[PDB]
Context: one part of a larger RNA, bound to proteins that are not shown
RNA sequence: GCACUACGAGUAAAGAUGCUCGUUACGCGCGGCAGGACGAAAAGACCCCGGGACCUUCACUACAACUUGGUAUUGAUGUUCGGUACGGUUUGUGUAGGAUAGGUGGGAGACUGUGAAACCUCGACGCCAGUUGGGGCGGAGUCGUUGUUGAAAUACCACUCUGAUCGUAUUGGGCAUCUAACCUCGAACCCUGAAUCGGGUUUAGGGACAGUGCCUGGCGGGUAGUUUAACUGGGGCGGUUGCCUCCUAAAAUGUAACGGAGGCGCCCAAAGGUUCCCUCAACCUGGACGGCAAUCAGGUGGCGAGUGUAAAUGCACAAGGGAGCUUGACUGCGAGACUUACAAGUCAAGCAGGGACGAAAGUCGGGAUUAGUGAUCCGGCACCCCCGAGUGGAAGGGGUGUCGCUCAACGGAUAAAAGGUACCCCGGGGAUAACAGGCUGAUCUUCCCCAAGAGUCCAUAUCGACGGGAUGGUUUGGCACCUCGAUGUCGGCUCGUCGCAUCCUGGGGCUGGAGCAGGUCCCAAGGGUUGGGCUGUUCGCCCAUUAAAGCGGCACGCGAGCUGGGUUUAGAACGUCGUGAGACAGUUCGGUCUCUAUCCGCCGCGCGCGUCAGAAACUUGAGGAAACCUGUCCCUAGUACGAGAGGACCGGGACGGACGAACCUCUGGUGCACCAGUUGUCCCGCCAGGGGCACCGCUGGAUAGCCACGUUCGGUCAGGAUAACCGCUGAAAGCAUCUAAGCGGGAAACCUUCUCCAAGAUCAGGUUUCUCACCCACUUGGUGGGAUAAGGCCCCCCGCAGAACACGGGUUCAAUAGGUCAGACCUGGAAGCUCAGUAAUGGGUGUAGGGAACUGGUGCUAACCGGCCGAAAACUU
Numbered sequence: 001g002c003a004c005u006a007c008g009a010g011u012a013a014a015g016a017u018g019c020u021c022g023u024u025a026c027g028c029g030c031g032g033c034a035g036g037a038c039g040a041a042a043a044g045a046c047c048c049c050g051g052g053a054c055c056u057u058c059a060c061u062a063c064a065a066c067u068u069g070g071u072a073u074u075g076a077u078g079u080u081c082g083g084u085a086c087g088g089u090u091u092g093u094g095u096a097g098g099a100u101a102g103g104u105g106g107g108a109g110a111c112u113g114u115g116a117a118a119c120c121u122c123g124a125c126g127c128c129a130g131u132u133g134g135g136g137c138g139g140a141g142u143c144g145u146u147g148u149u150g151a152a153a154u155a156c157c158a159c160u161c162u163g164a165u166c167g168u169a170u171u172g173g174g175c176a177u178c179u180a181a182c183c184u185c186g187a188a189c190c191c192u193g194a195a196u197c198g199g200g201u202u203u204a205g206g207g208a209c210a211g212u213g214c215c216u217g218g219c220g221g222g223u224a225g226u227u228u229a230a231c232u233g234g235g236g237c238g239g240u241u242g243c244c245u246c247c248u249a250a251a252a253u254g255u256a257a258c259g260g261a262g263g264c265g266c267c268c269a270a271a272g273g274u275u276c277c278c279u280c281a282a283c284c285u286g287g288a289c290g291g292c293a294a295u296c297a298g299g300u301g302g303c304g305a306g307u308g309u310a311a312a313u314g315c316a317c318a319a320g321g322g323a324g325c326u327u328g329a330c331u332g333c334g335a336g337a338c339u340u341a342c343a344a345g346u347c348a349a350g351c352a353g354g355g356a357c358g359a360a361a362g363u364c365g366g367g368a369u370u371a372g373u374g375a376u377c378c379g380g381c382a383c384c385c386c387c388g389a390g391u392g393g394a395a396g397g398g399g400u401g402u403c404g405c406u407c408a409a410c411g412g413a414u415a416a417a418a419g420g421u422a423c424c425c426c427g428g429g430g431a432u433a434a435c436a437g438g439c440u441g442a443u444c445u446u447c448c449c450c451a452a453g454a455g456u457c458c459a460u461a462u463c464g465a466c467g468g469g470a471u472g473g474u475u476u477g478g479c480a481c482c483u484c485g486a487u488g489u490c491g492g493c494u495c496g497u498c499g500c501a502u503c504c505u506g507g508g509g510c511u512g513g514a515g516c517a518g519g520u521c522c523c524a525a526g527g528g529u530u531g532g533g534c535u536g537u538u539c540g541c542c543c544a545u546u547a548a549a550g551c552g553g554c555a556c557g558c559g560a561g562c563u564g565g566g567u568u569u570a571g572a573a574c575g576u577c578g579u580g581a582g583a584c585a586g587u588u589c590g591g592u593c594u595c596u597a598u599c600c601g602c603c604g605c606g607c608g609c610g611u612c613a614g615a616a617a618c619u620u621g622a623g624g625a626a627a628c629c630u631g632u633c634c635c636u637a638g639u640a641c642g643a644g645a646g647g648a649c650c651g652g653g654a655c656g657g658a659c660g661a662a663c664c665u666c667u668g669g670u671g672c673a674c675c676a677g678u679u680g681u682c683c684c685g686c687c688a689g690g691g692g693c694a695c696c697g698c699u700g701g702a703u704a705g706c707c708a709c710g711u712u713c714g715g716u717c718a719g720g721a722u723a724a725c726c727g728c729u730g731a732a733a734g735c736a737u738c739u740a741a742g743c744g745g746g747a748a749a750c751c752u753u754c755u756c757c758a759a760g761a762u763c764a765g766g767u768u769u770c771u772c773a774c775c776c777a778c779u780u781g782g783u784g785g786g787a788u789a790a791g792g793c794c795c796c797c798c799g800c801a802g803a804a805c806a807c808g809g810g811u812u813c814a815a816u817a818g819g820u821c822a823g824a825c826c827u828g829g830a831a832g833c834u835c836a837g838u839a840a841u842g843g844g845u846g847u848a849g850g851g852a853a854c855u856g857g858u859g860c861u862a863a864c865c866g867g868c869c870g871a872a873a874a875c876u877u
Base pairs, nucleotide, nucleotide: 002018003017006023007022008021009020010019026608027607028606029605030604031603032602033601035600036599037598039595040594047429048428049427050426051425052424053421055419056418059226060225061224062223063222066218067217069215070214071213072212073211075178076177077176078175079174080173081172082171086167087166088165089164182206183205184204186203187202188201189200190199191198229241230240231239238258242264243263244262245261246260247259265410266308267367268366272326273325274324275323276322277321278320280304282300283299284298285297286296306315307314309372311370312369313368330353331352332351333350336347337346338345342411355364356363357362378404379403380402381401382400383399384398386397387396436483437481438479439478440477442476444472446470447469448468449467453463454462490565491563492562493561495557496554497553498552499551500550503528504527505526506523507522508521509520510519511518530544531543532542533541534540571589573587574586575584576583577582609760612782613771614770615769616768617767618766619765623757624756625755629657630656631655632654633653634652635651641646659714660713661712662711663710667708668707669706670705674701675700676699677698678697679694680693681692682691683690684689718752719751720750725745726744727743728742774786775785776784777783791869792868793867794866796810797809798808799807816862817861818860819858820857821856822855823854825851826850827849832845833844834843835842836841
Other pairs, nucleotide, nucleotide, family: 011016tWH014437cSS014438cSS015436tWS030803tWS034597tWS037560tWH042486tWS044045cWS044434cWW045486tHH046433cWW046484tWS054420cWH056580cSS057059cWH064220tHS065219cWW068216cWW074208tWS074210tHH075180tWS085168cWW089165cWW090163tWH096101tWW098142tWS099101cHS099147tWS099152tHS100129cWS105152tWS105157cWS108145tWS108151tWS108155cHS110143tHS115139cSS116141tSS117138tWS117142tWS121134tWS122125tWS123132cWS123134cWH125130cWS143153tHS144155tWS150151cHS152153cHS154160tHS157158cSS162163cHS179208tWH180207tSS181207tHS192197cWH193195cWH220222cHS226417tWS227418cWH228419cWH244310tWS245311tSS248257tWS249256tHH250255tWW263371tWS265373tWS265408tHS267271tWS270327tWW270329tHH279318tWH281301tHS287295cWW290294cHH291294cWH303316tWS305318tWW314319tWS328354cWH331365cWH332365cWH334349tHS335348tHS339344tWS351365tWH358360tHS358361tHS374407tHS374412tSS375407tWH376405tWH388394tHS388395tHS414416tHS419581tSS421423cHS429484tHS430434cWH433484tWH435487cWW441442cHS441443tHS441473tWS441476cHS443475cWW445471cWW450466cWW451465tHS452464tWS454459cHS455461tHS458512tWW459464cWS472474cHS473475cHS480481cHS488489cHS488593tWW490536tSS494558cWW500525tHS502504cHS502524tWW503525tWH504547cSS513517tWS514641cSS514645tWW515640cWS515646tSS523723cSS524748cWS528548tSS529549tSS529550cWH535539tHS536565cSS545549tWH546548tHS547630cHS558561cHS570591tHS572588cWW578580tHS578581tHS597599cHS610764tWS613871cSS614790tWS620759tWH621761tHS622758tHS636650cWW638639cHS638647tWS639648tWH640647tHS642644tHS642645tHS658715cWW664708tWH666710cWS671702tWH671704tHS703853cWH708709cSS708710tHS717753cWS721749cWW722747tWH723746tHS724746tHS729739tWH729741tWS730740tHS731737tWH732733cHS732736tWH739741cWH771789cSS772872tWS773872tHS778781cWH788871tWH790870tHS801806cWS810863tSS814863tHS815860tWH816859tWH828848tHS829846tSS830848tHS831846tHH837839tHS859861cHS
C1' cells in the first nucleotide's frame, strides 16, 4: 500500500490478521463498548551528533565612549631653571712638605729697572690643608727644571674630564601678567512688520586655556565577530593522546580492548676510537680492631656477578674489569637491502682525501643493541661570491652548514580563544541513553544435597552451621537487538482474567500431639478474602473488626475508559555551588489531558439463504453458560480427656452476615396534563371565580410506572470416578510387602444432579397436524412464466414488547385503544346560594368537588370496501 483483515501455542528485526501446527467460525446489516490494529494527529519537546541563536565572563581579537601627552589653530611681556655655540674662568692629598695637582708642561721663570714678595686678610678655601689679590700693604718678586709630589711650585701655551661660575647669542621647561586669536544659553540694540531661532553691532567677562584636526599611550562585556579537541560498553566525571621494552600474540611478520606490567623527553670529553692485559658473584678455611658483611691469604666456583639508565635479546671468545696513546663524536660518496599507503625510519660492504692507534694484519663515519624526540612555513647566524630591475656598486635574494616550536591533542586547523541555555530553534540518529519488550542471572527469590551441632538422652518433633546443586524472572544490575517522520511515563478509580509457591473454608501424615489449641509436611484454586487514620504515594505504621484480612503474571494489566496528588517545560522563593550567565536524583507554591470507531474483538438485535414440496404447534440435548461463601448459639455434655484449671471428636436443630435473582403486597424514594395552599405581576370589562409567567414560581401531599432502603427465594441433598492418605488378599524373594494379578475407602477439587441457552449440532434431529392443487410458452429442460391452497406478511387499533427491527394482543362473530358510566384510590370540604361577623374570616347545603395510569359495564369514534408473497425431476437396494 492492499483486503472474502478469527483465536491458541509457537517462530520471526526478539510484542504476528497476513508465517507453522492446530482449534473455531453460514452470507449481510443495525445499535452499543473501547482490548488491539506498536490506531490518527505533530520529519520526539527526553538522550546523542552536527548547525544556529541569544546570554555571561579576570576566553581571544577588535571597536564606540571616556581619558594622557605632543603638534597645529596660537599671540605679547617679565621672572626661574637646563644646555648647547662664543668669550672669563678656580681645584678635593692613606703614603711628602718652602709643589693642596684625577693630570701637569707651544717644556720648566710669568720676573723686577712696563712703582717686588711676605706679616697684617675671607676670596675661593671655610674640616684647623694653604693657594689667591676684596681694602691696606710694601711700595724696584719670595718665586725656576731651585727639590725632600714623582721631574711640577698651569708661569708664557692647548680653555684644565673643568664639578662651582659670569656676558652677549640660542633654546625649551615652570610661574606671573597682558589682549588681540578663540570662547560665553551674560547684557543691550538692528535685521524685525508678528521672533526665547539665527545673524550682525556694541558692551561685560574668560583667554592663549578650553574645544577641535592629526599623531600617541591608557581604559574599555558598553557593543561586535568568534573559539571553547578527540577517545569513551549512551553522554557527563575521571583518565589518556608522542617514543622505547615485555605478555596477551595462537613456535615467520603483523594483530584489539578505558587488557596486564614497566620506562623515555637523558647521560658520558670519557662511559668515544685503538692497542695490550685480566676474570666475576657466592660459599669454605685462617687472620688486631673487623663483627653476617671493610681490606689479606688459600681453596671451590662457566657464569648464578657486571653492563650509565626500563625490559627484552646478547655478552665469560667477553660487549664485564685495568692501563697506554689519541679525537673517526671525520670530509666527498655509496652498490645493494629491511620496513613501509605516503611522508618518514633503518642497515650497509666498498672507493678517495686527510688522520688515530697498532710492529704488522687491520679497526675506526660515537656509545652491546633497541627510547632520549618535532614535518612544512617563516626567520637568525657563519661561509661561497651564484643573481644583482639603464650602467657601476648597494639593498635584497640564492647555495652550503647550522640555530629558533612541552607545535606534549607530539602527521604539528589560527601568530592569537572560556562558559550558560529549563527561553531555546533547526537537521539527523533507535548508528545511542530514559519506559516497556528480548537475552543473561552477578544480585534477589523459592526449593534441595551432605549432616557439625542445638533440641535434658535423641542430627533429622523443630531449627539446622561450613560447604555444594538447582528453579523462577515479580529486585537491583549487565547488553543495546525493536521503536527517535513519537511505543504516554507513578499512584488511585473502573473493569477483569489467569497461576498456585494456600490466608480462610475441605481432606490427611507425623508430632517434644493428654484435652482445647498448636507446629511441620502432603493433597486441594470451588468460593471467599472488611471499613477507616497518616502520607502524592507503592510500601509502611496504626485503629476497629473478621473464618480470612494470601502471593504473583497479564506493556511493574487497564489515560482513543476517568483523574492528575508526585515526577518532567516556561513564573517565583529558601539552602548550597559558581565572579557570572546559571545549576542541584535538595526543598517549596502555581501550572491547557485532543480525536464523529474503518478493521478485528466483545455485548445485544434483525435481514437473507440453507436444512430436497410448502406450512404450523410441541419438543430431544451434542455442546456450553451461570452458581459454588461463611458465622454464632443450643442438645449431646461439663461428656471423653485432664491433678485441677480447663475442656472434646462425631452427629442433631435455630438464628445471622455478605452476595445474587425475581417482584412491588408492605416500608421508603421519585413524580413536568393530579389535588390543595400561597407571593409578585399581567390579563379574562369590574366583583366573585380563574388563567399566563416567575426552576414544575414556591410550599404540603400524592395513585400508576420505575425502583431499594423493601418483600420473597437461592447457593441443598444424592450418586460416580479420584488427590493425599488409609487398607484386604499376596509372590517374585519358603518370611515380609497396599502391587507386580486383583479388590476397597477416600475432599468445597472433577463428572452427573438444580437453573438458563441450545439442531447454522451443514451429522442442520424427533413427534405430530394442515394444503396436498393448477394454467401458458419452449430448444421439453431437476427449463422459464402466470394463478393459487394451507399459511404468512404489509396496511390498521394498541402493549408493562420496544433505539430501528423484532415480539405480544386485536381488527365488527370486535371490549384493542380512546370516549362514556360505575367503582378503587389521591387530594381534602368546590362553585353558587345562605347564615354569622364592622372586617379579615367562619358555619351549612355536603365525605363535597376535582382527578392520570388499576378494575368492570357500555358497540359512541377509530380498527376500513385491500394489497404482496406463498406447494414436490429422479434413481438404487
An RNA structure (23S rRNA, nucleotides 2256 to 3132) from Mycobacterium tuberculosis, in which 877 nucleotides are resolved.
The entry has 48 different proteins, among them 30S ribosomal protein S15, 50S ribosomal protein L9 and 30S ribosomal protein S16.
It comes from the structure "Unmethylated Mtb Ribosome 50S with SEQ-9".
Primary citation: Zhang et al., Cell (2023), "Discovery of natural-product-derived sequanamycins as potent oral anti-tuberculosis agents".
Method: electron microscopy, resolution 2.6 angstroms. The entry became public in 2022.
Rfam match: Bacterial large subunit ribosomal RNA. Gene Ontology terms of the family: structural constituent of ribosome and ribosome. Rfam 15.1 lists 51,934 matches to the family in 10,816 species.
The source organism's lineage runs through Bacteria, Bacillati, Mycobacteriaceae, Mycobacterium and Mycobacterium tuberculosis complex.